This is an experimental structure of RNA (slm2) from Drosophila melanogaster, with 62 nucleotides shown.
Context: bound to proteins that are not shown
RNA sequence: GCUCCCGGCGCUUCACAGGCGCUGGAAAAU
RNA sequence: AUUUUCCAGCGUCUGUCGAGCGGAAGGAGGGA
Numbered sequence: 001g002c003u004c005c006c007g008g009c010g011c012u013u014c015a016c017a018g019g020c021g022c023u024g025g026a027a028a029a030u
Numbered sequence: 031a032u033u034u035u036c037c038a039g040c041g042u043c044u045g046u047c048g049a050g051c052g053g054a055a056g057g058a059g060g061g062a
Base pairs, nucleotide, nucleotide: 002059003058004057005056009052010051011050012049013048015046016045017044018043019042020041021040022039023038024037025036026035027034028033029032030031
Other pairs, nucleotide, nucleotide, family: 001060cWW006055cWW007054cWW008053cWW014047cWW
């Protein structure tokens, strides 16, 4: 000098799960 | 006009699975 390996941390972009917020549609009640 | 139930759409909040970027730690090897 180069290559590889292990773990942790921070961000970015995809999938899944739930919540929230409403718009609209269907239904019930006043 | 008011509340509730189901569904679709948008945006978000919480968590999980992938992929990527970056710094930091440790280890090994080949080679001069």
Source information:
Cao et al. published it in Nucleic Acids Res. in 2025: "Structural basis of endo-siRNA processing by Drosophila Dicer-2 and Loqs-PD". The PDB entry is titled "DmDcr-2/LoqsPD/slm2 in initial binding state". The entry has 2 different proteins, among them Isoform PD of Protein Loquacious. The sample was in a buffer at pH 8. Method: electron microscopy, resolution 3.15 A. The entry became public in 2025. Taxonomically the source falls in Sophophora (Eukaryota, Metazoa, Hexapoda, Neoptera).